[PDB]
């Protein structure tokens, strides 16, 4: 020192060549992807134009 | 429907 | 997203 759970970095977790998910404390909320820092991919509101 | 662009969450 | 343990 692999892929993955948007992006980096963390961390938590997963899988073993696939990219998923009954894992990612738990309860309830929320349209809102697992946390956090930041992003703003994805969403939500408003304006606005083809 | 769908697309782009500005804010702001 | 958030809010309590």
């Nucleotide at each position: 020192a692999c892929u993955c759970g948007u992006u980096u970095g963390a961390g938590c977790g997963a899988g073993u060549a696939u990219a998923a998910a009954c894992a990612g404390c738990u309860g309830g909320u929320u349209a809102a992807g697992c946390u956090c820092a930041a992003a703003g991919c994805g969403g939500a509101g408003a304006g606005c134009a083809g | 429907u769908c697309u782009g662009c500005u804010c702001u969450c | 997203u958030c809010c309590a343990g």